[PDB]
Context: one part of a larger RNA, bound to proteins that are not shown
C1' cells in the first nucleotide's frame, strides 16, 4: 500500500436540560445563574506516608498533545511561590550492619 | 571474610586522686 | 588516684523512646512556620526569698527587730557561758525553699493481647427561652439555622482506689453485672494519698468570634442588640479509672530523669552582716543547621 | 504515584451526619464533591446483562450446570446417631401492617400526724 | 390564713408530688385479608468415598482425596558431645543440657497393630589367619632393586535388628445323593497373608452373581469371595463433628 | 423451576445509519 483511508472500533462506573456570557467556531470540561441526579461518612468527602518532582499559583495562549472538540487544560509560554526555639529531623537504643586483626587467606577479602 | 568475636599489653568508658608505675 | 569496666568505635526508627504552643487573623500561592495576642521550654546570667537571739538596742516591763533561747553565776547582770544545716501532724502524710559532690539500692522512662463497672469529653439528640430565615392549595403556638470559650493558669473539688487513727466481728457480716474480700483486723467515725474528672475566676478588649438590628455614595466604615436554661445516649467514638481473662504465648533495650541510702567532707559565729550549684520567687539574653508548595490517584 | 499510556488492576494509615434496623450493613438524604467517562437520530437481526411466561416439572444434561425455592424476628418442635461436647436453624408448624387501648418494668423527693407560737 | 417550730407506730408500690426509659405482655377496631409487602436475606433430607477438625500451596488454567496438624512411634547424643554451615579461621542449635537439642516414619479419638533377620541395610562392648596400604623390619646384590616377615581400619566370618527397605507357598486324596473337604499324605521355604475389609478412588476377566433403588439402572446401595494384583505406623477396619472434596437418590422449586 | 416440551415477549447497553476520530492481523 490493500484491508479502511476511512473499516473494528472511541458501549462499565445511572444524568443531565434550559439560558445567558463569551468566542472566528460551545454536548463538554469555557464560565455564571436555574437544574434535575449520582457519590451517600467503610464518600467520586477533608487530609496525611512512600513516590512524584513544580504538576502548585496568577497572567497570556497557535501549532503539538487532551484516540469527539476545546474559548479550557495535570499542555505551551512567562512572571510568582514552601518562612519554625515549641510540627518533624537532628537525640536514643532494637533486629541488625559487626567494623581494634589477636586471626585467616596467594591475594581480593 | 555465610565473624551471639568469644583470645587482642592499658586490648578499660571513667574520678578538681596523696606518695615510692 | 582507688575498689572499680572487657571489649572495643560507630551506625541502625520522619510509625517505636523523647525537652516543649496553642489560638484569633492574612494570601491569587505559604501558615501550630507569617502578624495579633496570650503562654512554654532549654541554656547562662542577674536581684530579692529559714535565716539577727536569753534579752533589751524600739519599747517600763508585757514586747517589738528578732525562723527560737536558756542557763548557772551574779551586784541585777551590763558579766559569764550555751547552743540555729527549718518546721507540723498520734499516723496516712503535710507547707514557699531547707548539704548530689560520689559510690550504692530502688523506682520511672518501660509497653502486648482480649473482655470490663464508672467517670468526663466529643458528637448526636428531644423540651425551653430568645433573634432571623422556610411556608403558606387549605392547616400547621410550624418545618430551619442559631447561640460558641483554646493553650496556660488559680482555687474548690467528689465521686473512685489503696492506705492511717480509734475499734474488736459466729447469730458470720460486707460487695460486685462479674466472687472479691475480713483476727495479718470486717462493718463503722473520722482523716490522709492520687483527680488523671469536671465547678467556679483569670485569659475573655460586650476576648475575640457568631449571629442579627442599624447607619454609612463609598473605602481605612461608626454602632445596637445577643450569646439562655434544663434534660435524656452510644466504646454509631476518643480518653481516664476498675477490675478481669487465655496461654507448654506470660507480653522490648538503651538514653534520659528522679529519689533514698551512706562514710567522709562541706556550711555553720547570734546581737548576726549574711547566705543559699538556692530543688522558692522575679528578672534580662538567646536558641543555628535541614524539611514545608501541590497530587495521593477513574488525571501528578 | 507502578502497571511503556489521563490503563476499571495495584499502593500503609486518620476523621465519620440524619433516617429506618441488631448493626460503621442495604436502600434513601444533610455538610462538602461532582454529572467528567465522543454526542445525535433509531430501535433490525445476533449477541452481553436483567425481567417474566399457560400446562407439564427435570422428561432436559457428562451431570438440576444455569435458574428457581427458604431466608428477619417471637413463640411452639425437633429425629436417626455420637467422641456427650454435638446432631440442630434438624425436620415440621403458628404468628406479623394499619389504627385506638389497657397492662407490667424505674428515679429523686418521702409524706411526716401531734401542741402552741408570731400575724 | 401569714409567718414560724418537729417525733415517729405504720406506712408503702408504678404510697403522694415531680421526672426520666423504651422494651415486653395483651386486647379491641380495621384492608386484593397484599403485612419481614422495598431492602437484608439457610431449600431440606437418607446415604456411600475421602481428609480427623481450624490451617496450607501450584500469582498467570489443577485448592483437592494432596501438605500441616495434634496424637503415636523409633534414632542419634552426657558437650572431648549430637546433627550442621566454612576456603581458611570459626561458627549456628547454644542465653542450650535428656521433660533438651537433632534426624525420620505415621497422622485426632476407638480397637488394634499377625509372622519373617534368608536378601538389601543399619549396629556390636564382635570370641576375629583368610584378604591386606604406606611408613618402619630383616634378607640377597656392585648398587638401583628385588624377597620376606609383620601387617591398621574396612570387607570375609560372626551376633543382634523389620513402628529399618521389604516379603508373606504348591499339589493330591477323602464326610451312606451330587457338591464342598473339617480331615490325611506330601513338596517346598527366611516367614508362606493373621485379625480384618472387598468386585473398593484397589477386580483383569466383568454391564461378576443376589438383593434393593427403578416403568426400565454399565450407576448407587447391600452383601457373596480362589481378593489379574486387599492387609495391619509401606498403618488395618472404623469413626460423631467439620468440608467451595468425589458421588448416588427422595422432596422442594 | 424456560433445563427441557417450545419457544415468546419486555427492558437496558450495543450491532445499525450519521457528524468528529480511527488502527490492527493478515497479503
Nucleotide at each position: 500500500g490493500g484491508a479502511u483511508a476511512g473499516u473494528a472500533g472511541c458501549a462499565a462506573a445511572u444524568a443531565a436540560u434550559c439560558g445567558a456570557a463569551u468566542g472566528a467556531g460551545a454536548g463538554c470540561c469555557u464560565u455564571g445563574g436555574a437544574g434535575g441526579a449520582c457519590u451517600g461518612a467503610a464518600g467520586u468527602g477533608g487530609a496525611g506516608a512512600a513516590g512524584g518532582g513544580u504538576u502548585u499559583c496568577g497572567u497570556g495562549u497557535g501549532a503539538a498533545c487532551a484516540g469527539u472538540g476545546g474559548u479550557u487544560g495535570a499542555u505551551c509560554a512567562c512572571g510568582a511561590g514552601u518562612u519554625a526555639g515549641u510540627c518533624g529531623g537532628u537525640c536514643c537504643u532494637a533486629a541488625g550492619u559487626u567494623c581494634a586483626a589477636g586471626g585467616c587467606g596467594a591475594a581480593a577479602g | 571474610c555465610g565473624a551471639a568475636a568469644a583470645u587482642u599489653u592499658u586490648c578499660a568508658a571513667g574520678u578538681a586522686a596523696a606518695a615510692c608505675a | 588516684u582507688a575498689a572499680u569496666u572487657u571489649u572495643g568505635a560507630a551506625c541502625g526508627a520522619a510509625a517505636g523512646g523523647g525537652a516543649a504552643u496553642a489560638c484569633g487573623g492574612u494570601u491569587c500561592c505559604a501558615a501550630u512556620u507569617c502578624c495579633g495576642u496570650a503562654a512554654c521550654c532549654u541554656g547562662u546570667u542577674g536581684a530579692g526569698u529559714a535565716u539577727c537571739c536569753g534579752u533589751u538596742u524600739g519599747u517600763u516591763a508585757u514586747u517589738a527587730a528578732a525562723u527560737a533561747u536558756g542557763g548557772g553565776c551574779c551586784u541585777c547582770g551590763u558579766g559569764c557561758u550555751c547552743a540555729u544545716c527549718c518546721u507540723g501532724g498520734c499516723a496516712a502524710c503535710a507547707g514557699g525553699a531547707a548539704c548530689g559532690a560520689c559510690c550504692a539500692u530502688a523506682a520511672a522512662g518501660a509497653a502486648g493481647c482480649c473482655g470490663u463497672c464508672g467517670a468526663g469529653a466529643g458528637a448526636u439528640a428531644u423540651c425551653g427561652g430568645a433573634a432571623g430565615a422556610g411556608u403558606u392549595u387549605u392547616c400547621u403556638u410550624u418545618u430551619c439555622u442559631g447561640u460558641u470559650u483554646u493553650a496556660u493558669a488559680g482555687c474548690c473539688g467528689u465521686a473512685c482506689u489503696a492506705c492511717c487513727a480509734u475499734g474488736g466481728a459466729a447469730g458470720u457480716c460486707u460487695u460486685u453485672c462479674g466472687c472479691a474480700g475480713a483476727g495479718a483486723g470486717a462493718u463503722a467515725u473520722g482523716g490522709u494519698a492520687g483527680a488523671u474528672g469536671g465547678g467556679c475566676u483569670a485569659g475573655a478588649a460586650g476576648a475575640g468570634c457568631a449571629u442579627g438590628a442599624c447607619a454609612u455614595a463609598u473605602a481605612c466604615u461608626g454602632u445596637u442588640g445577643u450569646g439562655u436554661c434544663g434534660a435524656u445516649a452510644u466504646u454509631u467514638u476518643c480518653u481516664c479509672c476498675u477490675c478481669g481473662g487465655a496461654c507448654c504465648u506470660u507480653g522490648a533495650a538503651a538514653a534520659u530523669u528522679u529519689a533514698u541510702g551512706g562514710u567522709g567532707g562541706g556550711g555553720a559565729c547570734a546581737c548576726g552582716c549574711a547566705a543559699a550549684c538556692u530543688u522558692c520567687u522575679c528578672a534580662a539574653c538567646a536558641g543555628g543547621c535541614c524539611g514545608u508548595a501541590c497530587c495521593a490517584a477513574u488525571a501528578u | 504515584c507502578c502497571g511503556c499510556a489521563g490503563c476499571u488492576g495495584g499502593u500503609c494509615u486518620c476523621c465519620a451526619a440524619g433516617g429506618u434496623g441488631a448493626a460503621g450493613a442495604g436502600u434513601c438524604u444533610c455538610u462538602a464533591g461532582u454529572c467528567g467517562a465522543u454526542a445525535g437520530a433509531a430501535u433490525a437481526a445476533u449477541g452481553u446483562a436483567g425481567g417474566u411466561a399457560a400446562g407439564g416439572g427435570a422428561a432436559g444434561u457428562c451431570g438440576g450446570c444455569a435458574a428457581a425455592u427458604u431466608a428477619g424476628a417471637u413463640c411452639c418442635g425437633u429425629a436417626a446417631c455420637u467422641u456427650c461436647g454435638g446432631g440442630a436453624u434438624a425436620a415440621g408448624g403458628a404468628u406479623u401492617g394499619g389504627c385506638u387501648c389497657u397492662g407490667a418494668a424505674g428515679a429523686u423527693u418521702g409524706a411526716g400526724a401531734u401542741a402552741g407560737u408570731c400575724g | 390564713c401569714g409567718a414560724u417550730u418537729a417525733u415517729c407506730a405504720a406506712u408503702u408500690a408504678a404510697c403522694a408530688a415531680u421526672c426520666a426509659a423504651u422494651u415486653c405482655a395483651g386486647a379491641a377496631c380495621u384492608g386484593g385479608c397484599a403485612c419481614g409487602g422495598a431492602c437484608u436475606u439457610g431449600g431440606g433430607g437418607a446415604a456411600u468415598c475421602c481428609g480427623a477438625c481450624u490451617g496450607u500451596c501450584u500469582a498467570a488454567u489443577u485448592a483437592a482425596a494432596a501438605c500441616a496438624a495434634a496424637g503415636c512411634a523409633u534414632u542419634g547424643u552426657g558437650a572431648u558431645g549430637g546433627c550442621c554451615c566454612u576456603a581458611g579461621c570459626g561458627g549456628g542449635u547454644g542465653u542450650u543440657g535428656a521433660c533438651a537439642c537433632a534426624a525420620u516414619g505415621u497422622g485426632a479419638u476407638u480397637u488394634c497393630u499377625g509372622c519373617c533377620c534368608a536378601g538389601u541395610g543399619c549396629u556390636c562392648u564382635g570370641a576375629a589367619u583368610g584378604u591386606c596400604a604406606a611408613a618402619g623390619u630383616g634378607a640377597a646384590g656392585a648398587a638401583a632393586u628385588u624377597c620376606a616377615a609383620g601387617u591398621a581400619a574396612g570387607c570375609g566370618c560372626g551376633g543382634g535388628u523389620c513402628a529399618a527397605c521389604g516379603g508373606c507357598g504348591g499339589g493330591a486324596g477323602u464326610a451312606a445323593c451330587u457338591a464342598u473337604g473339617a480331615c490325611u499324605c506330601u513338596c517346598u521355604u527366611a516367614a508362606g497373608g493373621u485379625a480384618g475389609c472387598c468386585a473398593a478412588a484397589u477386580g483383569c476377566c466383568u454391564c461378576g452373581u443376589c438383593a434393593u433403588c427403578u416403568a426400565a439402572u454399565u450407576a448407587g446401595u447391600g452383601a457373596c469371595g480362589c481378593g489379574c494384583a486387599u492387609g495391619a505406623a509401606u498403618g488395618g477396619a472404623u469413626u460423631a463433628a467439620c468440608g467451595a472434596g468425589a458421588u448416588u437418590c427422595c422432596u422442594a422449586c | 423451576u424456560g433445563u427441557c416440551c417450545c419457544u415468546a415477549u419486555c427492558u437496558a447497553c450495543u450491532a445499525u445509519c450519521u457528524a468528529g476520530c480511527g488502527a490492527a492481523a493478515c497479503c

An RNA structure (28S ribosomal RNA, nucleotides 1684 to 2738) from Drosophila melanogaster, in which 829 nucleotides are resolved.
The reconstruction used 46,878 particles.
Among the 77 different proteins in the entry, which are not shown, are 60S ribosomal protein L15, 60S ribosomal protein L17 and 60S ribosomal protein L9.
An Rfam search finds the family "Eukaryotic large subunit ribosomal RNA" in it. Rfam 15.1 lists 107,465 matches to the family in 2,616 species. The family is grouped with related families in Rfam's "LSU clan".
Hopes et al. published it in Nucleic Acids Res. in 2022: "Ribosome heterogeneity in Drosophila melanogaster gonads through paralog-switching".
It comes from the structure "Drosophila melanogaster Testis 80S ribosome".